[PDB]
RNA sequence: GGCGCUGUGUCGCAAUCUGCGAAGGGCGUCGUCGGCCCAAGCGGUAGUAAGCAGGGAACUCACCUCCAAUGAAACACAUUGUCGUAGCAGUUGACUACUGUUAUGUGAUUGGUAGAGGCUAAGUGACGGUAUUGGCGUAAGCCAAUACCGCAGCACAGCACAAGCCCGCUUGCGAGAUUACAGCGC
RNA sequence: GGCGCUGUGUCGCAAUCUGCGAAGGGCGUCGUCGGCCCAAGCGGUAGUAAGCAGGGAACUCACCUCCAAUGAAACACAUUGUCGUAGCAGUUGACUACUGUUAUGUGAUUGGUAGAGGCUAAGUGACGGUAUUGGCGUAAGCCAAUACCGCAGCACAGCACAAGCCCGCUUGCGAGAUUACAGCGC
Numbered sequence: 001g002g003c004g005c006u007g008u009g010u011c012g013c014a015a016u017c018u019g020c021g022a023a024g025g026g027c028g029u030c031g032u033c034g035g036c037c038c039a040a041g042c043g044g045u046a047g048u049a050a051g052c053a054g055g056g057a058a059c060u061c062a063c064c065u066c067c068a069a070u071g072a073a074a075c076a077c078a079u080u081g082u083c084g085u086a087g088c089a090g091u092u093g094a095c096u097a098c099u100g101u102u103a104u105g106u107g108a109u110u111g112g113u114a115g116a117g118g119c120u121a122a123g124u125g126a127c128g129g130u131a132u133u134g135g136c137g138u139a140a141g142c143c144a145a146u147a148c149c150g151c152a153g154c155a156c157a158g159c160a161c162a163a164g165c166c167c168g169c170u171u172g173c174g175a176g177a178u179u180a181c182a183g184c185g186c
Numbered sequence: 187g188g189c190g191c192u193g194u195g196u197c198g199c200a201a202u203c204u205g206c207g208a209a210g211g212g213c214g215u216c217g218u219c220g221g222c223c224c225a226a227g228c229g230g231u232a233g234u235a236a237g238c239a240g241g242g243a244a245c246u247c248a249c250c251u252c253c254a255a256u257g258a259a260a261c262a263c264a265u266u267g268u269c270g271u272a273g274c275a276g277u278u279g280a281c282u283a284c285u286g287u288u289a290u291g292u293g294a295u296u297g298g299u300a301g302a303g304g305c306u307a308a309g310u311g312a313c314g315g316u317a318u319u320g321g322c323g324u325a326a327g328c329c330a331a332u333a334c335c336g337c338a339g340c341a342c343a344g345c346a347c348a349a350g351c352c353c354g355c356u357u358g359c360g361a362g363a364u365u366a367c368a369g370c371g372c
Base pairs, nucleotide, nucleotide: 002186003185004184005183006182007181008180009178010177011176017044018043019042020041024038025037026036027035031281032280033279047173048172049171050170051169052168054167055166056165059117060116061115062113063112064111067081068080069079070078071077084104085103086102087101088100089099090098093219094218095217118159119158120157123156124155125154127150128149129148130147131146132145133144134143135142136141188372189371190370191369192368193367194366195364196363197362203230204229205228206227210224211223212222213221233359234358235357236356237355238354240353241352242351245303246302247301248299249298250297253267254266255265256264257263270290271289272288273287274286275285276284304345305344306343309342310341311340313336314335315334316333317332318331319330320329321328322327
Other pairs, nucleotide, nucleotide, family: 009179cWS014046cWS015045cWH015174cWW021040tHS021337tHS022240tWS023242cSS023352tHS028034tHS029031tHS030283cWS053121cWS054208tWS056209cSS057059tWS057164cWW060162tWS065110cWW066109cWS068107cSS072074cHS081108tWS082108tSS082109cWH092094tHS097216cWS106108tHS117163tWS126153cWW137139tHS137140tHS151207tHS166209tHS195365cWS200232cWS201231cWH201360cWW207226tHS214220tHS215217tHS239307cWS243245tWS243350cWW246348tWS251296cWW252295cWS254293cSS258260cHS267294tWS268294tSS268295cWH278280tHS292294tHS303349tWS312339cWW323325tHS323326tHS
C1' cells in the first nucleotide's frame, strides 16, 4: 500500500424531534440512591409519498334585477355583451371582507338569490371494538348469531360535471456519505 | 303542596388531571378567520382494586473467623450463646452506608463469604405483531404452515421455603349528592 468489520469525527437525514422502558447494561461510589450515556418492544408531532363513494363556501361559477347594444315600432319580449384597474386612510385581536376617500377603463349602471361546485346514499362488503346469547375447550382462549359503536375509519363504481381552492382523515416511508481518526481482521 | 325530566349553583370524585378531534355545533362578526364553550370515538399520567411460573440485595437470614460458656485435661474437636443501645460532628448532589468523636449494655471480641430469600426453566399453551410461503376470494380481505418478535406481555402448578421489603409489569374501575335556583312535564 488493498478489501472488509467495530468504534470515533465530520457531512447527512423524513424533526433521527419527542413520550413509555425492573433493584436492566456502562460511568460514578466501601456501598446505595439521585444523575449522565445505552437499552428489546410500543406511542406521538413535523416531513414526505400514495390515497379517502371525507367535508366546506370565505373562493369561483350561475341565475334574477339593473346597465349597454341589437330586432320591434320595446322599461316589461328576445338574443349578445358590460359591471373594470390602482392608491390612501378609518376599523379589527386579524383580513382578500366592512366604513371613508382619490386616480383612472368601458358602449355598458345597480341591487339581490335557501342556486351550483356532485349524485346514487340512511349505499354495499370487509375489518376493528364493546355487549349479550348459543356452542367448543381442563384452562388460556376459540367459533357463531344478534345488537350497538368506528361522529367524519378501510375497500368497492356507474352516472353527473366550468375550473379550482381550502379544512379533515387513511396508509407507507428510518436511510446515507466517507477527504478523515483510531482499533481489529484478512 | 307531591313525583319525574332538562339545565344552573354548591358538596363530590379514581387527578373528572391531560393528549388527538372537517370549512363539526354554540357565542362573536356584513362576512371570514383567530379566540372561548361543546363535541362521537381513540390515547396518556395520578389514584384505587385484583393480579404476574416478573425482577433485586441496599434489607434480612446463613455460614466461616473471632469472642463467651461448657465437655476434655482444649487456640485447633464438639455443642449452646454474645457481638448490644443512644448522641455529636466530618463527608455527599443525598443516605440507614463511610471518616471522626463521646455516653452507655453483656459472660461474650473481631474480621470475612461468587452463601440464601426460590427451583422445575432456554418450561408449556394461548394470544398479538412482522415476514415469507401455500391455499380461498371479483375485491376488501380470509385460512393455513414456517420463521422471527412481544427485552422483562397473558395463562397454566407441583415441589422448595425463616420473615419481609423494594423496583417493574398486566388487567379492572368514570360514579354520586341535593338544604338549594330556574324551566318543563305529569
About this RNA:
Released in 2015, the model rests on X-ray diffraction data to a resolution of 3.07 angstrom. Solved structure of RNA (VS ribozyme RNA) with a sequence from Neurospora, 372 nucleotides shown. NCBI's taxonomy places the organism under Eukaryota, sordariomyceta, Sordariomycetes, Sordariales, Sordariaceae. The depositors describe the entry as "Crystal structure of the VS ribozyme - G638A mutant". Crystallisation conditions: 0.1 M bis-Tris pH 6.5 2.0 M ammonium sulfate, VAPOR DIFFUSION, HANGING DROP, temperature 293K.